[PDB]
Context: one part of a larger RNA, bound to proteins that are not shown
RNA sequence: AGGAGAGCGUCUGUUGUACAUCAACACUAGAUACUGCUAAUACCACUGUGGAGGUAUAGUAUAUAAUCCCUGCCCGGUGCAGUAACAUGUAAACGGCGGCUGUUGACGGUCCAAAGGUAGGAAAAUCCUUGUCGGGUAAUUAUCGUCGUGCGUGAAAGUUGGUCCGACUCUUCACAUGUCGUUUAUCUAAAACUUUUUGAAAUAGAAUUAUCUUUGAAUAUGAGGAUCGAGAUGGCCCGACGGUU
RNA sequence: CCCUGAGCACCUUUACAUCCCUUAAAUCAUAA
RNA sequence: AUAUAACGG
RNA sequence: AAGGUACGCCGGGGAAGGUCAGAUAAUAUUGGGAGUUCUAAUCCUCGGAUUGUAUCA
RNA sequence: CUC
RNA sequence: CGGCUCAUUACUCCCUUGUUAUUGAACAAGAUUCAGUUAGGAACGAUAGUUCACCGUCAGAUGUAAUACGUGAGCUGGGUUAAGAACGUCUGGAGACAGUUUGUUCCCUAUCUACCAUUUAAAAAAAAAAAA
RNA sequence: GUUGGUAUGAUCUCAAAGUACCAGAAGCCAUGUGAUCUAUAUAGUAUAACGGGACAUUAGACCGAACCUGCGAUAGAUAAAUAUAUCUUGGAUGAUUGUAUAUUAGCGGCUAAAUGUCAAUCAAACAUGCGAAUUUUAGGUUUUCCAUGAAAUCUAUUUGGAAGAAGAGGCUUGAUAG
RNA sequence: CCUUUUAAUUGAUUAUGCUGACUUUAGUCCCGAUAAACUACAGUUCUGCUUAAACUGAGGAGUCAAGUAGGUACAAACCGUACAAGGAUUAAUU
RNA sequence: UCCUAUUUCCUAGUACCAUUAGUGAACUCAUUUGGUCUGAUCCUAAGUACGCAGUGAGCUAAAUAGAUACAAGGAACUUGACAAGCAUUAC
RNA sequence: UUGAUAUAAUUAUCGUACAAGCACUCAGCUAGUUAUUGAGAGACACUCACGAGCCCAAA
RNA sequence: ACACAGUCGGUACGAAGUCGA
RNA sequence: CAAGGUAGUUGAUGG
RNA sequence: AAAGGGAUGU
Numbered sequence: 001a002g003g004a005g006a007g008c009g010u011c012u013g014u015u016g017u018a019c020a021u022c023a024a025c026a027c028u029a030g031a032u033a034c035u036g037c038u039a040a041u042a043c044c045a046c047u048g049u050g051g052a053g054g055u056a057u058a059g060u061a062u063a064u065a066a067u068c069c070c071u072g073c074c075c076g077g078u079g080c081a082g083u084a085a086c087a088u089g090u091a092a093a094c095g096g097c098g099g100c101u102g103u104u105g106a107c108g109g110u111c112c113a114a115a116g117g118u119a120g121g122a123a124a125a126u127c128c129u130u131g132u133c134g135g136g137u138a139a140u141u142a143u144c145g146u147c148g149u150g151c152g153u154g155a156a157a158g159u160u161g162g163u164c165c166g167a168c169u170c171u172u173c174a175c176a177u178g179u180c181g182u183u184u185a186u187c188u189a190a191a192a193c194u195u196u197u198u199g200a201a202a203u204a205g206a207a208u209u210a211u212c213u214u215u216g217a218a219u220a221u222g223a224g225g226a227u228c229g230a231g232a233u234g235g236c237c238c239g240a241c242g243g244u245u
Numbered sequence: 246c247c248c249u250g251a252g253c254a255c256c257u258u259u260a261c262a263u264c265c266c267u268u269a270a271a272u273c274a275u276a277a
Numbered sequence: 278a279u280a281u282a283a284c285g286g
Numbered sequence: 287a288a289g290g291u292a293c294g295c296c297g298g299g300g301a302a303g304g305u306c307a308g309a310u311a312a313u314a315u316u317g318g319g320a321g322u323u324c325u326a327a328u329c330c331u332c333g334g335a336u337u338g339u340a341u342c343a
Numbered sequence: 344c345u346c
Numbered sequence: 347c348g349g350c351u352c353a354u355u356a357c358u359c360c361c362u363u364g365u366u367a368u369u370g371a372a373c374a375a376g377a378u379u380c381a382g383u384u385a386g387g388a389a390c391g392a393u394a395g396u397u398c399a400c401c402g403u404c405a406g407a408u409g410u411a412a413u414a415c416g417u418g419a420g421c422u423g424g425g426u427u428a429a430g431a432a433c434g435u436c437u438g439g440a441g442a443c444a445g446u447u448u449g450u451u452c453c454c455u456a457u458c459u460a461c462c463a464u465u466u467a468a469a470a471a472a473a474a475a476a477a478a
Numbered sequence: 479g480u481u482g483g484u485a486u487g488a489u490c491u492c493a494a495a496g497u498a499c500c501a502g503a504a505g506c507c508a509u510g511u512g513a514u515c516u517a518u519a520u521a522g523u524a525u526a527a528c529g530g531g532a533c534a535u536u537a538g539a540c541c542g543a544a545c546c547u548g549c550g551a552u553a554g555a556u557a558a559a560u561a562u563a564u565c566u567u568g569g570a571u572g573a574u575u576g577u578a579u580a581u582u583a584g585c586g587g588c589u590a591a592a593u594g595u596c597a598a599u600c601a602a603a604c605a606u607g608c609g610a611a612u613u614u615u616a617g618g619u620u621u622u623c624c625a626u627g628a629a630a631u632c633u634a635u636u637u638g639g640a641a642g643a644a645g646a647g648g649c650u651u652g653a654u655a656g
Numbered sequence: 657c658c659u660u661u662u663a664a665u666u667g668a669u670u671a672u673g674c675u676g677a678c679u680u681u682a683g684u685c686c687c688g689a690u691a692a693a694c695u696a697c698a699g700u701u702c703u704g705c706u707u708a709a710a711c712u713g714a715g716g717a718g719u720c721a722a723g724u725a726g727g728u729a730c731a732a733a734c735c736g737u738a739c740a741a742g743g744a745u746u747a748a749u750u
Numbered sequence: 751u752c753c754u755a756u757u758u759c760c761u762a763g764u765a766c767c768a769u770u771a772g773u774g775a776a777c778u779c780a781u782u783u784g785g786u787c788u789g790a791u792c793c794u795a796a797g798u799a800c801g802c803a804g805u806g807a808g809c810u811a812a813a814u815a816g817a818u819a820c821a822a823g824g825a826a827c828u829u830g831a832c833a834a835g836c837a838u839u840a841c
Numbered sequence: 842u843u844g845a846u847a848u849a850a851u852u853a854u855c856g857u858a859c860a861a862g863c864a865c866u867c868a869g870c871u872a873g874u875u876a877u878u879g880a881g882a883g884a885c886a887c888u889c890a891c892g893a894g895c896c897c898a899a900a
Numbered sequence: 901a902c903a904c905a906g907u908c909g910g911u912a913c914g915a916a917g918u919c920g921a
Numbered sequence: 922c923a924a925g926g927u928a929g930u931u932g933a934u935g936g
Numbered sequence: 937a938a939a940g941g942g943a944u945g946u
Base pairs, nucleotide, nucleotide: 002173003172004171005170006169007168008166009165011538013025014024029064031062032061033060034059035058042049043048067161070158072097073096074095077094078093079090080089081088098111099110100109101108102107120153131147133145134144135143179826180823184819185818186817187816188815189814193808194807195806204679205904207221210227211226212225213224214223220848231465233463234462235461239458240457242454243453246300247299248298249297250296252295253294254291255290256289257288260946261945262944263943264942265941266940267939268938308342309341311337312336313335315333317331318330319329320328347424348422349421350420352416353413354412355411356410357409360387361386362385363381364380367378368377369376389403390402391401430448431447432446433445434443435442436441451561483891484890487887489880490879492881495875499618500617506609507607508606509605510604511603517582523578526575527574528572530541531540545569546568550565551564552563553562584600586596587595588594593602631643632642633641635639647885673870674869675868676867677866689786691701702804703803704802705801727735844908845907846906851862852861923931924930
Other pairs, nucleotide, nucleotide, family: 008023cSS011027tHS012573cWH013590tSS015022tHS016020tWS016430cWS017598tWS018560tWS019428tWW021167cHS026573tWS028065tHS030063cWH031092tSS035039cSS037054tWW037055tWS037056tHH039052tHH040051tHS040059tWS041050cWW041051cWS053054cHS064156cSS066162cWW068160cWW069159cWW070155tWS071156cWH074114cSS075093tWH076095tHS082087tHS083085tHS091094cHS096115tSS103105tWS103106tWS105106cHS105107tWS112116tWW113115tHS117118cHS117154tWS118155tWH119154tHS121152cWH122124cWS123131tHS123149tWH124152tWS125447cSS132146cWW136142tWH137139tHS138402cSS139391tSS148150cHS155158cSS167567cSS176831cWW176835cSS177824tHS177825tWH178181cWH178182cWS179824tHS179827cSS181822cWW182821cWW183820cWW189191tHS191813cWS192811tWS192812tWS197687cWW198686cWS199683tWS199685tHS199686cWS200455tWW200684tWH201556cWS201682tHH202681tHS203680cWW206222cWW207905cWS208905tHS209458cSS215220tWH217854tWS217858cWH218304cSS219414tWH229230cHS232464tWS236460cWW237238cHS237456tWS238459cWW240419tWH241344tHS251614tHS251636tWS252504tSS255601cSS258260cWH281286cSS289440tWS291293cHS293601tWS296503cSS297615tWS301302tWS302344cWW307339tWS310338cWW310340tWS314334cWW316332cWW321327tHS324370tWW339340cHS351417cWW358381tHS359360cHS382385cWH387407tWS388409cWH392400cWW408409cHS417420cHS423452tHS437438tHS466470tWH467469tHS481893tHS482892tWS485889cWW486888cWW490492tHS491494cHS491876tWH495498tHS497610tWS498874tWS501616cWW502615cWW503612tWH504611tWH512584tWH512597tHS513516tWS513581tHS513582tHS513587tWS517588tSS520578tWH524577cWW525576cWS528543tHS529542tHS532539cWW534537cWS544570tHS544789cSS547567cWW554559tWS558562cWS566836tWH583596tWS584603tHS589592tWS613615cHS614637cWW617671cSS618872tWS619873cWS626647cHS634640cWW637639cHS665874tWS668872tHH671871tWS678865cWW683684cHS690703tWS704786tSS706708tHS706797tWS708801cWS717792tHS724770cWH725782tWS725784tHS726772tWH739743tWS740769tWH773785cWS775776cSS783805cWW797798cHS825831tHS825832cWH828830tHS842910tHS843909cWW847903tWS850863cWW853858tWH854856tHS876879tHS901903tHS915921tWH917920cWS917929cWW925928cWS
């Protein structure tokens, strides 16, 4: 480990032996960049080795990933490419994607900018004491759907989805139920007590080591006052700022 | 478990210095 | 002329 | 006058109390405002007084 | 003024 | 932090008392205090890590505070404050946030105080030999 | 008939020393030892295992043994065990499990990436080193009697550190017109 | 003795000091899974688990470890123990 | 004179070294009974035509770890259905 | 017995504290060593020798 | 032992006779 | 010493 | 005393 659903990761896998088996890593695939072969890149004895006894349908590097639809604007900045240097190019290259005002404002004013965040999600692993409305309940800070109200997110440093999956995080229904109101009976023991066999440990400044109330290096077995017949054994842990990592 | 030292270790780069590499060059091999 | 204005540098 | 460490390491040292009493809590009291009329049946609030420490600082 |  | 278990103490204090306090007290249901030789009592749940609260049922009896916000060498570990990992946000970055999340070894055989149990006695172990 | 210096014995360590009262760090460097644990599909020089079932039907397919692996609960946690014991743990034709001997070594390796792991303390292993590591903190520092006797102040530096100053020994305190 | 000297590194209740001995905790914790009988006139206790054939023309289907882990008197001794033709053709001797 | 040829062929005594030929992790390790039990395979098994193995004695206290059985209620428990429960029951 | 009386020790500390650190107890080991080299400088530094002189390295 | 377990102190014969006083 | 009503007993003490 | 990448030290 059933029926009906949501989130995150597609999935089967990897995984911290001895606190983390996860949403972390990998993954099938789509891209980009370099490399004409004594290739590039790596090892850094360098006329050497892997690459590769391979040759651009190959090899290496860096993202994003399997299926469907999509993947908006910016080359001003940085890097790179290009050229004698420019011009110019390149964002699935690193990155970025407005403010104050008039008419709820289609529609104007003005400043700034390279562009002013588009589509689609959307109270979300983002925002947050419990946002509105609806289902489940006697009662819903939960969950699902919904609004786009609030804060906002956001498109291969990927957006939104279909099915299936997970020793993952959650919602709900069912079942017999000691989980519970609330506990009991019988039996066994790597359970306990006595005995035989036989024997540690952490700890220990010294101890003939009481209760109340106070004081005090500010919460005292020992200091003031008051009170008080005590030892071992079994149990329990209130204290001894109890002991040790 | 928390703070601190005129202590240490690892990480980052428009902190500084040094070194290696790649450029930029130089130097022979070298005569034509 | 020089940097010490963190102005006994 | 460069930064980070929640992967940290070594040495040394430790802030829920004890105390205080601003807000504040209790008691009454003074002034005011409510209560048909009425300052004290009862309710709200302000100042001062004594006592005290639940919460905030 | 602690563990 | 919260909860569980076990609780101890104060306050005429939430119900119950003072026939006949006062009342703006007809009665009934009530209100405000003051007072004890202090006497008996006050049930359960949904969401939620919660306390305090909100909502629902029963009842018709808000109780409040302290005890190291009592109690983890008695229990749990949900929140929360390490190593992993993710979202939003900040920086050029490593990283970070009194922002949000998921995962993550809760030790101790009790010496003393305390308490609850518990305990033949003069003797029923041994020894105890004077007077001079 | 107006110089007082020079050298040693003791004592001490006062800005003396390749030791400086003693013990004591994490760590740094040099040379070596470890791939018999562990990471790199065990790079064939070598090498094996996987009983069965469902009209599932060439499968990184399903239920389940062996085998690999162990969610949660309970105890243990001065253990039966330095990591286990019980059970419906997850995988179980595969990116599967297993095996001899080898390779990569620390200013490093391997890494399906957790600072995981390299002989159980890995954000840089361990051993050895007359490299005989140091420390503004902090632990100890062992006979007695006596004399004298502080401070917690000032300057400056980032310093309760280091330097200088201030801080004592100065003086007094005994008497008859018995 | 006294005297003088000594470089003795010369005085220890204390460094979670070092090397050891010996107490307290304490006679406390610790004791692994299933066991009986062996007889005053016969015998066969019970339980857990099941490769226990050892020539049948066949070395009896492996590797590795025990640096000799099942020999031997109720021994944690001494002694002894791995033979590839398996030696006993020992149906012998008596 | 109808076999595919009507083809001479046993074991030369045998260097050196290893071995306990079975149950059994029997290894690394050490709270090490070597050997039983805890899993597949290995003998057409009424468990293999009697095999392998079996650790001092007592004793009704509670508490604990478990096993079994729980009336009626059925998650009211708890952070959370954690742990439990079902997967046996006329024949 | 009874009366009176008394808060082990050590170190740091403003603070005479077992809610601070060490220590069961005991034996032995266990920490200011040395100027053929320095010196008496208003926080302390002695003593002999020779004397306008004094010392005498290597060999 | 009430005790950091120590310290300072700590019992005063006879007549208990008697043909005593 | 002084008394005893003989006890080796006794002497101090009226509002 | 030049530029870029990577390491080392402060």
This is an experimental structure of RNA (LSU-23, nucleotides 1 to 284; LSU-28, nucleotides 1 to 218; LSU-12, nucleotides 1 to 178; LSU-18, nucleotides 1 to 94; LSU-22, nucleotides 1 to 91; LSU-10, nucleotides 1 to 59; LSU-9, nucleotides 1 to 38; LSU-24, nucleotides 1 to 10) from Toxoplasma gondii, with 946 nucleotides shown. An Rfam search finds the family "Bacterial large subunit ribosomal RNA" in it. Ions in the entry include zinc. Released in 2025, the model rests on cryo-electron microscopy data to a resolution of 2.2 angstrom. The 2025 paper behind the entry is "Numerous rRNA molecules form the apicomplexan mitoribosome via repurposed protein and RNA elements". Among the 75 different proteins in the entry, which are not shown, are mL130, HECT-domain (Ubiquitin-transferase) domain-containing protein and bL27m. The sample was in a buffer at pH 7.4. The depositors describe the entry as "Cryo-EM structure of the large subunit of the mitochondrial ribosome from Toxoplasma gondii".